[PDB]
Molecule: E/E-tRNA
Organism: Homo sapiens
RNA sequence: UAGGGAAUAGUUUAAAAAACAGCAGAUGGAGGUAUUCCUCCUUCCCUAACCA
Numbered sequence: 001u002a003g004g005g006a007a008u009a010g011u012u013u014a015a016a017a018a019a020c021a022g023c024a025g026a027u028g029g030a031g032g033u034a035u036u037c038c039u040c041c042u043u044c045c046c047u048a049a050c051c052a
Base pairs, nucleotide, nucleotide: 001048002047003046004045005044006043007042010020011019013017028041029040030039031038032037
Other pairs, nucleotide, nucleotide, family: 008014tWH009010cHS009011cHS009018tHH009025cWH010025cHS012018cWW015027tWW017026tWH021024cWW022023cWW033034tWH
């Protein structure tokens, strides 16, 4: 590089709650009709390439 899939609190899970880590804390980012509909981008994984 290609597609497939994924992203929740520092960490790992649930349908905006608990557990650890240190009362704070989250729905990767942007846009649109909202974690839960779609789209682009980042990161990562998967799978296949990486020839001449």